[PDB]
Context: one part of a larger RNA, bound to proteins that are not shown
C1' cells in the first nucleotide's frame, strides 16, 4: 500500500492484528474514552557530515571608498636667504729637527724687483697667537734660493694634485617676505570693487593608514563532535616460526655528526674478576694470573661482529668521472643491492682492495626563482635580451604525495542538502557501578564464631543509578515534576501465621512464611530527593518508554528579549545565576466503558429459573470485661477469650440533617407600556435584584458491608515409623497450622454453539415440489406496528397503559410552598396602618373525577428432518 486488523509467552533489525506456540473469539452497528496502531502534521530545528550558505567580529588574508602624504599640471610677478655639483680664479692644513711653524709628488739652480725689491705706515680675512696670504703708501736697487746644515721629506722658482674653506659663472634644489592677475568667496549686476592667493580645489603619479565596505580563508584522525593528543623517517613487540597484517594496542629515536669518524697498507685485542703496587683510592697508571666476547663499534633500539666491523701508526683523499649486466622492493612515483666496462689515481711486495662512514633514520615531487659553467637556440641579418643542457642554491610546504604567493574567529538571529553510517531520549546488548544475597570464619559480645554481630579475600542473583557499546527509530519514538487513573513484582512498611532471642511479663531483636487489603495532612523548594510540623497500624520499596501531555499542567528544562558574575580585543560565551516568552476542536483500525440490529440455539410460543464461567469485596485502631489475674523486688503487664465504640473505604438511600431547586410565593429599584388612580406587563442575563422553597438530584445527611462458618494448605508445630536394633515429623501414612488458596457472602453470566432446565398454551396441507430438502398464500397460541405515558432512557432497548381504560393533560380533594391576593369599610394630612385573612396565589409530592386525548386498523406469526 492493500486488508479477511484480537490476548498473553517467544520471537524476529534487538518495542508484532500479520512469524511460533498457546488462549480467547457468533454477523453488523450507535453512543463515550484515549492505551496501542511505534497515531496525523512538518524530507528533526538538537547532534554530525558537506573542502553546502548566509549575518556577524577582529591586531585573521587580500582588496576597495575615506583620509594624509611627497613629486608634477592648472602656475604668476617682485625680493631677501641658502644648499649640492660641474669649470674657473685663489687661499688654508703651523711635534724637535734643517735657521725655521715645508699636505703630497717630480723637475730644475736659478727664480724677483722699471710686467718699480728689501726695511715701514693703513685695510679685509685665519690662528695653533706666532707665523700666515690677499689689497692701498713712503721707500729705492735691494731681495731669496741652493749645498754644507737637515728632518720623515726641503726650504726660490715652476707643475698635476689632496684636505677644508672664499671671490665668478654654468645646471641645479630647499627656506622667508610682498604682490595680484589664475584659481576660491564675497559685494544692491559688477567691464567692476572687497577677502583670499600660487595656497586651497581638481587632473596624473608616490607612499602610508585603512572590518567604514568587498571577497574569501579558519585541515583530517577522532568507539558522536569539542578540548586534549596525534600527523613524515628508524627501531623493538603485538604479528599466530615466508613477506606483509590494524587500534587514540605497549615501549623509545630522527630532521644530525665525522677531513677523520674517510681509503688503504701493516701492527693491535676488551670489558671484567682475583693479586701486587709510592700520591690515587670503590674507579686514574703500573705488573701478574684468569678471563670468548659480559666490552667496543659518534647518537635510539635491533641485527652483527675480536679468523674485526673494534684500538694505534704510514701513505693518502674511490666523500671520482663516463657506465652499468642482473635483481630486491613495489598500484604509481619513489626507495635499495650491484658485478664488470672505459678513463684516470690512492695504499700495497702482490694477491688485490677504494664509486664515504658495521648496517637498517639524519628527510622534501613538480612549478618558480638566483650563482657557475658549457657543443646547443636567438624573430630579415650579426650581435644584445633571453632561454635551454649541465651543476647546484632558496621548503619545521613538519597537515612531511607537499591545494594559494598570500588567511583567524562567532552565531540562542540562523539557513539548505545529507545521516540512525554519528550523540544527546527511550529500547536493547553488557552489567564493571549499583541494589539485595550468599561461602569462609580472624575476631566482638563476661564464657560462647551466627541471640545478636564479622576484618582479610571468595562465589552470585537483579536489570531501580552512574557507565560502555551504537542495533531498530534524525521524510521526528516531545523530553522534568506535578494532577488524574492505576496495575503488576515482592526482595514485606503494617494487619495475620511461624522459630530462634542475651524472650520473666509488656516491650522489642532477627530471620522464615504470607499480597488480601491498607500504607494521612500540612510547611519548604519546580523539583525527583531531602530536612522538618502534627498524627498513624503502617506512614514499604520497586517494573510498567524512571507508566500516563491524540487525557491535563507547563513552575524546571531547549529558540528569539534583558541583565549580574564571569571568559573572551571582539562578535559572542556558561550542567553558572536572573526577569519574560504560542501545548493542534472532528478518533479510521486495535484496545476499553455502555447499548443495539441480526442470525443462531434442527416445532412454533409466554412465563419462571440452573450456574459452568466471570466480576466485585477482602483494611485496621481504641476503651471495657477477663485480671490489676499469670509474669515481675518492683515500675509495669499478658496469653486465652468475651463486649462497646471509632477512621478510611465501597454499596444503597431522602425518613432526618443540610443543599440546589431559571419562575412556586413573596419583596424591592429604573424604565417603558396598558389605561387616568388603584391593578398589572415586557427589560434589567441566558432568573433584573433580594428574602424563601416541595418533588427530584444530592453529602455534610442515613442504613448496610469488610464476615461468620466449611474443605485443602505456607512457614512451623507434632503423631505413628524404617532404612540404620538406637534415634528420626518421613521415605509408606495421620493430624495441628495463616489478613493468604477453594467455597461461602453481592453482581453478571446458557453466543456454556459444550446454545441447559422447570410451568403451561397452540398443533397437521391448504397449493406446486412424486422420489429429497425445499417452495407460496392463508392460519394458531402468540407478537409486532401504532398510540398516551414512566425514578427507564443519548439512540434503541427495559417497562406500564390503551375505552373491558384512570396512561399523560384539565378539574376536585389532600401534601407542600410563600406569609394576610384584590374589593370594600376604617384611622391617618401623608406614607401607611387596621378588619375582612393564615387570605389569594400555588411545578414536579398522595389521590380521586372519563372533560381532554390512548378512536379505528394493519402486518408478521407452527401445519412441527432424518435415527
Nucleotide at each position: 500500500g492493500a486488508a479477511c486488523u484480537g490476548g498473553c509467552c517467544g520471537u524476529g533489525a534487538a518495542g508484532a492484528u500479520g512469524c511460533g506456540g498457546c488462549c480467547u473469539a457468533c454477523c453488523c452497528g450507535u453512543g463515550g474514552c484515549a492505551g496501542g496502531a511505534c497515531g496525523a502534521a512538518a524530507a528533526g530545528a538538537c547532534c554530525c557530515c558537506g573542502u553546502g550558505g548566509a549575518g556577524c567580529u577582529u591586531u585573521a588574508c587580500u582588496g576597495c571608498a575615506g583620509c594624509c602624504u611627497g613629486g608634477u599640471g592648472u602656475u604668476g610677478g617682485c625680493u631677501c636667504u641658502u644648499g649640492g655639483u660641474c669649470g674657473c680664479g685663489c687661499c688654508u692644513g703651523c711635534g724637535u729637527a734643517g735657521g725655521a711653524u715645508a699636505g703630497g709628488u717630480g723637475g730644475g739652480a736659478g727664480c724677483c724687483u722699471g710686467u718699480g725689491a728689501a726695511c715701514c705706515c693703513c685695510c679685509g680675512c685665519c690662528u695653533c697667537c706666532g707665523g700666515g696670504u690677499g689689497g692701498g703708501g713712503g721707500g729705492g736697487a735691494g731681495g731669496c734660493g741652493c749645498c754644507g746644515g737637515u728632518g720623515a721629506a726641503a726650504u726660490a722658482c715652476c707643475a698635476c694634485c689632496c684636505u677644508g674653506g672664499c671671490g665668478c659663472g654654468g645646471c641645479u634644489g630647499g627656506g622667508g617676505g610682498c604682490c595680484u592677475a589664475a584659481c576660491c568667496c564675497u559685494c544692491g549686476g559688477a567691464u567692476g570693487g572687497g577677502g583670499g592667493g600660487a595656497c586651497a580645489g581638481c587632473g596624473c603619479u608616490u607612499g602610508g593608514c585603512g572590518g567604514g565596505c568587498a571577497g574569501u580563508u579558519u585541515g583530517a584522525c577522532u568507539g558522536g563532535g569539542g578540548c586534549g593528543g596525534u600527523c613524515g623517517c628508524c627501531u623493538c613487540c603485538u604479528a599466530a616460526a615466508a613477506g606483509g597484517u590494524a587500534a587514540c594496542g605497549g615501549a623509545g629515536g630522527c630532521g644530525c655528526c665525522c677531513a677523520a669518524a674517510g681509503g688503504u697498507c701493516c701492527c693491535c685485542u676488551c670489558a671484567g674478576g682475583c693479586g701486587g703496587g709510592a700520591c690515587g683510592g670503590a674507579a686514574a697508571u703500573c705488573c701478574g694470573c684468569c678471563g670468548g666476547a659480559g666490552a667496543g663499534c659518534g647518537c635510539a633500539a635491533g641485527g652483527g661482529u675480536a679468523g674485526a666491523a673494534g684500538g694505534g701508526g704510514g701513505c693518502c683523499u674511490g666523500a671520482c668521472u663516463g657506465c652499468g649486466a642482473g635483481g630486491c622492493c613495489u598500484g604509481c612515483a619513489a626507495g635499495c643491492c650491484g658485478a664488470g666496462c672505459a678513463g684516470g689515481g690512492g695504499c700495497g711486495a702482490a694477491a688485490g682492495c677504494c664509486g664515504g662512514g658495521c648496517c637498517u633514520a639524519g628527510u622534501g615531487a613538480a612549478c618558480c626563482g638566483g650563482u657557475g659553467g658549457u657543443c646547443c637556440c636567438g624573430u630579415g641579418u650579426g650581435g644584445a635580451a633571453g632561454g635551454g643542457c649541465c651543476a647546484u642554491c632558496g621548503a619545521u610546504c613538519a597537515a612531511c604525495g607537499g591545494a594559494u604567493a598570500a588567511a583567524a574567529g562567532u552565531u540562542a538571529c540562523c539557513c539548505c542538502g545529507g545521516g540512525g553510517a554519528u550523540a544527546a531520549c527511550a529500547g536493547g546488548c553488557u552489567g564493571a557501578u549499583c541494589u539485595c544475597c550468599c561461602c569462609c570464619g580472624a575476631g566482638c559480645g563476661u564464657c560462647c564464631a551466627c541471640a545478636g554481630c564479622g576484618g582479610c579475600g571468595g562465589g552470585g542473583a537483579g536489570g531501580u543509578u552512574u557507565g560502555g557499546c551504537a542495533c531498530c527509530u534524525c521524510g521526528a519514538u516531545g523530553u522534568c515534576g506535578g494532577c488524574u487513573c492505576g496495575u503488576c513484582g515482592c526482595a514485606u512498611c503494617c494487619u495475620g501465621g511461624g522459630g530462634c532471642u542475651g524472650a520473666a511479663g509488656a516491650a522489642g531483636g532477627u530471620c522464615c512464611c504470607a499480597a488480601g487489603g491498607g500504607u494521612u495532612g500540612g510547611g519548604c523548594u519546580g523539583u525527583u530527593c531531602g530536612c522538618c510540623c502534627a498524627u498513624u497500624a503502617a506512614a514499604g520499596c520497586g517494573g510498567c518508554a524512571c507508566g500516563c501531555g491524540a487525557g491535563c499542567u507547563g513552575g524546571g528544562u531547549u529558540c528569539a528579549g534583558a541583565a549580574c558574575g564571569u571568559c573572551g580585543u571582539g562578535a559572542g560565551a556558561c550542567a553558572g545565576u536572573u526577569c519574560g516568552g504560542u501545548c493542534u476542536c472532528u478518533a479510521u483500525c486495535c484496545g476499553c466503558c455502555a447499548c443495539g440490529g441480526g442470525c443462531g440455539c434442527a416445532g412454533g410460543a409466554g412465563g419462571c429459573u440452573u450456574g459452568a464461567g466471570g466480576g466485585g469485596g477482602g483494611c485496621u485502631c481504641u476503651u471495657c470485661c477477663u485480671a490489676g489475674u499469670a509474669c515481675g523486688a518492683g515500675a509495669g503487664g499478658a496469653c486465652c477469650g468475651g463486649a462497646a465504640g471509632g477512621g478510611a473505604c465501597g454499596c444503597a438511600c431522602c425518613u432526618c440533617u443540610g443543599g440546589u431547586u431559571u419562575c412556586c410565593c413573596a419583596g424591592c429599584u429604573g424604565u417603558c407600556c396598558c389605561u387616568c388612580c388603584a391593578g398589572g406587563g415586557g427589560c434589567a442575563u441566558a432568573a433584573g435584584c433580594u428574602g424563601g422553597g416541595u418533588a427530584g438530584c444530592c453529602a455534610u445527611g442515613u442504613g448496610c458491608g469488610g464476615a461468620a462458618g466449611g474443605g485443602a494448605u505456607a512457614a512451623c508445630c507434632g503423631c505413628u515409623g524404617a532404612a540404620a536394633g538406637c534415634a528420626u515429623c518421613u521415605a509408606a501414612g495421620c493430624g495441628g497450622g495463616a489478613a493468604g488458596c477453594c467455597c461461602g457472602c453481592c453482581c453478571c453470566a446458557a453466543g456454556a454453539u459444550g446454545a441447559g432446565g422447570c410451568c403451561u398454551c397452540c398443533c397437521a396441507c391448504g397449493g406446486c415440489g412424486u422420489c429429497a430438502a425445499g417452495c407460496c398464500g392463508g392460519u394458531a397460541a402468540g407478537g409486532a406496528c401504532c398510540c398516551g405515558g414512566g425514578a427507564a432512557g443519548a439512540c434503541u432497548a427495559c417497562c406500564c397503559g390503551g375505552u373491558g381504560g384512570a396512561u399523560g393533560g384539565g378539574c376536585c380533594g389532600g401534601g407542600g410552598g410563600u406569609g394576610u391576593a384584590a374589593g370594600c369599610g376604617c384611622c391617618g394630612c401623608g406614607a401607611g396602618g387596621c378588619g375582612u385573612u393564615g387570605a389569594g396565589c400555588c411545578g414536579a409530592c398522595c389521590g380521586g373525577u372519563c372533560c381532554c386525548a390512548a378512536u379505528c386498523g394493519u402486518c408478521c406469526g407452527a401445519g412441527g428432518u432424518c435415527u

An RNA structure (23S RRNA, nucleotides 2018 to 2897) from Thermus thermophilus, in which 867 nucleotides are resolved. Entry title: Crystal structure of a translation termination complex formed with release factor RF2. Crystallisation conditions: 100 MM TRIS-OAC, 200 MM KSCN, 3.5-4.5 % (W/V) PEG20K, 4-9 % PEG200, DEOXY BIGCHAP, pH 7.0, VAPOR DIFFUSION, HANGING DROP, temperature 296K. Taxonomically the source falls in Thermus (Bacteria, Thermotogati, Deinococci, Thermales). Keywords: RF2, RIBOSOME, TERMINATION, TRNA. Released in 2014, the model rests on X-ray diffraction data to a resolution of 3 A. Korostelev et al. published it in Proc.Natl.Acad.Sci.USA in 2008: "Crystal structure of a translation termination complex formed with release factor RF2". It holds a match to the Rfam family "Bacterial large subunit ribosomal RNA". Rfam 15.1 lists 51,934 matches to the family in 10,816 species. Among the 50 different proteins in the entry, which are not shown, are 50S ribosomal protein L6, 50S ribosomal protein L22 and 50S ribosomal protein L20.